[PDB]
Context: one part of a larger RNA, bound to proteins that are not shown
Molecule: 23S ribosomal RNA, nucleotides 2007 to 2891
Organism: Acinetobacter baumannii ATCC 19606 = CIP 70.34 = JCM 6841
């Protein structure tokens, strides 16, 4: 994904409607029910990885922005 | 270095003009003044802001260790092999400790000697390699490779056939030539050291030398080549010259390649048995227990793997509802007992049925109150969130200790914090429709099979009997009354009764007084028929029969005897089959039994449960209809006129509890007669008044055939 779409026990990509053996079951609706269909919803958020990201932070690493420091320049006179 | 000064320059002072202007420019004045501030240089500072980095390996990943080189085993007798496999080294030392050329040989034994003495030095005698080797270990080492003297620099230059090793890049050995030595008398020996560890690419610079090169030329700068020096680049094939951290505020891309949950594998640990018997039990190993040892099951614990799930498989506890297992908590049936009775220990057999209620904590558990016969041990995605909670835990918000400069974090703790999904399919509870069932119909049934129920106390009696010194105190049978557990019903007790029947408040209308209606949760209140329904009333789990478990037999060889067994007969439980209740022939092997109903004609032939027309329409069942103590819808039951189905109506019953109205006492609310009055849903009776129709549709015409056996 399509489906002529039942239990159990074993198998088996390690928990089977659907394989193996077996039990059972006439087709087919309604109105209840949620035990399963690893039910439906989001390409797990938990962990991990990636020589991703991103904001934070600080005595990690480099700038810079402000603050500061002195030479020059606007910048002169006298008298020590 | 100052102290003055003015005239740059400065006033977010004051006065004039521009003007109708708290800006602005100009004027004038005053106050500063070479300062202040402004360029460009520069030294500090600098998470304010910004761009960045903050390893890998790893039995998840953090933590820890590790990382590059020698030694040895692992390594499976060439070489080469991995692990967070066992085990040690190394990041060096030496101008001797290198060459040579001569010359020596230990270690450890005995015996002897000054202290001196196992173990110094001398001297003798063995001496089996055990000693040494700058330095870990293998492998060497007598031509010693070990130990001393003598002279030395071959720890040389240019090289280099040929090999081994090798992804490369490297690495390792290496005869032999040239030319200069050393050492030897010479034949020779030396390109460092018994060897295998003592290490670092390239890049970018320094230093010494260089008839290489020189940006018109000559020069130099600079570059080359040849020699060398500068890297714990140690994470050691070195990424930049220059680099930690926090995210629970987070995000993307990706993985079940890899954790937490649950499964799988395993069964170290856990838990349940079993062997063995040293003891303990006054004695006695095995009533009971069992030390030192050994063997097994189980998949309940913690784990260990990392096989599935990362395009999602929701968590502890709780509730609600559960199935099964026996390794049995109670009842049941028994073997021993250190079982005297009562009552226990212990083992066998046995899975019917049963198997608390609070307090505390989020619990599970656990304590601990108080019951019970008993308060079992498990799996069941640690059963059960598409069935419920959500109190813990593990999202953002605060705090507190701790720990960090922080961001923030936690062997922790505290307060607070959205729990989606209308059910396809499989299951499962009801419940229908079709069709089948050897013509059709309408009852009534048997029972292959299925399900439900299966629990158990206390008193009394035997009998104070047996047993016991005494206290105390039975088996076995008998009867009665409880508990929880279904079950049915509604007589009683009650509960509900929003269409019964009565009080009241407030408002509105009804033309108004009276009177009674809406609409206040049914406005509130107090009763209450029926029919539901517990807490109420009744019943239920009684006996029996068969086959058995443990377990006890008789009888009896094998095996003279013994012996429950091999032959043959027995007994033996709440377990199993039956027995009680319900279902129940889709029991496709569809069953049995009694009743009923169909008994026309031609015609073509595909000559056969053949086709078509005519004629027929049965017995019953269905539609509808009135309805039911039946019911979602169905069914499923009654009745449809020759009829009590439903409804009114007439009685009666019951509940309310004294109607209106009028009279009468009373100023009046009011009371009191008339009268248990009025009204009463669903109840009982009787009663065609009303409605259940004069229809119509399905369902057919004697049921194939082959055998047997009556006939």
């Nucleotide at each position: 994904g399509a489906a002529a779409u039942c239990g159990c026990u074993g198998u088996g990509a390690a928990g089977a409607u659907g394989c193996a053996g077996u039990g059972u079951a006439c087709c087919c609706g309604c109105g209840g029910c949620u035990a399963g269909a690893c039910g439906g919803a989001a390409a797990g958020a938990c962990c991990c990885c990636g020589u991703g990201a991103a904001c934070c932070u600080u005595u990690a690493c480099u700038g810079c922005a402000g603050c500061u420091u002195g030479a020059c320049a606007c910048u002169g006179a006298a008298c020590u | 270095g100052g102290u003055u000064c003015u005239a740059a320059c400065u006033c977010u002072g004051u006065c004039c003009c521009g003007u109708g202007a708290u800006c602005c420019g100009g004027g004038a004045c005053g106050a500063g003044g070479a300062c202040c501030g402004u360029g460009u240089c520069u030294g500090g500072u600098g998470g304010g802001u910004a761009g960045u980095u903050u390893g890998a390996c790893u039995g998840g990943g953090g933590c820890g260790g590790u990382c590059u080189c020698c030694u040895c085993c692992u390594a499976a007798a060439g070489a080469g092999u991995a692990a967070c496999g066992g085990a040690g080294g190394a990041g060096u030392a030496c101008g001797a400790a290198g060459g040579u050329g001569c010359g020596c040989u230990c270690a450890g034994c005995g015996u002897g000697g000054u202290c001196g003495g196992a173990a110094a030095u001398c001297a003798c005698g063995c001496g089996u390699a055990g000693a040494g080797u700058a330095u870990a270990a293998a492998g060497g080492c007598a031509a010693a490779a070990g130990c001393g003297c003598g002279c030395u620099u071959a720890a040389c230059u240019g090289c280099g056939a040929g090999a081994c090793c090798c992804a490369c890049a490297a690495g390792u050995c290496g005869a032999g030539c040239a030319g200069g030595u050393a050492c030897g008398a010479a034949a020779g020996u030396a390109g460092g050291u018994c060897u295998u560890a003592g290490u670092g690419a390239u890049c970018c610079g320094g230093u010494g030398g260089u008839u290489c090169u020189g940006u018109a030329u000559g020069g130099a700068a600079g570059g080359g080549c040849c020699a060398u020096c500068g890297c714990u680049c140690a994470a050691c094939g070195g990424a930049u010259a220059a680099a930690a951290g926090g995210u629970a505020c987070u995000c993307u891309g990706g993985g079940g390649a890899u954790a937490a949950c649950a499964g799988g594998c395993u069964g170290a640990u856990a838990c349940c048995g079993c062997c063995c018997a040293a003891g303990a039990g006054u004695u006695c190993a095995u009533a009971u227990c069992g030390a030192c040892g050994g063997c097994g099951g189980u998949g309940u614990u913690u784990g260990g793997c990392a096989c599935c799930u990362c395009g999602a498989u929701g968590u502890c506890g709780g509730c609600u509802c559960a199935u099964c297992u026996c390794a049995u908590c109670c009842u049941g049936g028994g073997g021993c007992u250190g079982a005297a009775g009562c009552a226990g220990g212990u083992c066998c057999c046995a899975a019917g049925g049963g198997u608390a209620u609070g307090g505390c904590u989020g619990u599970u558990c656990g304590c601990c109150a108080u019951u019970u016969a008993a308060a079992g041990a498990g799996g069941u995605a640690c059963g059960c969130g598409a069935g419920c909670u959500g109190g813990g835990u593990u999202u953002a918000g605060a705090a507190c200790g701790u720990c960090g400069u922080g961001a923030g974090a936690c062997a922790g703790u505290u307060c607070g914090g959205u729990c989606c999904c209308u059910a396809u399919c499989u299951a499962c509870c009801g419940u229908g429709g079709g069709c089948g069932c050897u013509g059709g119909a309408a009852a009534u049934u048997u029972g292959a099979g299925a399900g439900g129920a299966u629990c158990u106390g206390c008193u009394c009696c035997u009998a104070g009997u047996a047993c016991g010194a005494g206290a105390g105190g039975a088996c076995c049978a008998g009867a009665g009354u409880g508990g929880a557990c279904g079950a049915a019903c509604c007589u009683c007790u009650g509960g509900u009764g929003u269409a019964c029947c009565g009080g009241u408040u407030g408002u509105g209308a009804c033309g108004c007084c009276a009177g009674u209606c809406g609409c206040a949760u049914c406005g509130c209140c107090g009763g209450g028929u029926a029919g539901c329904u517990a807490u109420g009333u009744u019943c239920g789990g009684a006996a029996g029969g068969g086959a058995u478990a443990a377990c006890c037999g008789c009888u009896g060889a094998a095996a003279g005897c013994a012996u429950c067994u091999a032959a043959g007969c027995g007994g033996g439980a709440a377990g199993c089959c039956u027995a009680c209740c319900u279902c129940a022939a889709g029991a496709u092997a569809a069953g049995a039994u009694u009743u009923c109903c169909c008994u026309a004609g031609g015609a073509c032939u595909u000559u056969a449960u053949g086709u078509c027309c005519u004629c027929u329409a049965a017995a019953g069942a269905g539609c509808c209809g009135u309805u039911c103590g039946a019911g979602a819808c169905u069914a499923g039951g009654a009745c449809g006129u020759u009829g009590a189905u439903a409804g009114g109506u007439u009685g009666g019953a019951u509940g309310u509890g004294g109607a209106a109205g009028c009279a009468u006492a009373g100023u009046g609310a009011u009371a009191u007669g008339u009268g248990a009055a009025g009204c009463u849903g669903a109840c009982c009776a009787a009663u065609a008044c009303u409605a259940a129709u004069u229809g119509c549709u399905c369902g057919u015409g004697a049921g194939g055939c082959u055998u047997g056996a009556c006939u």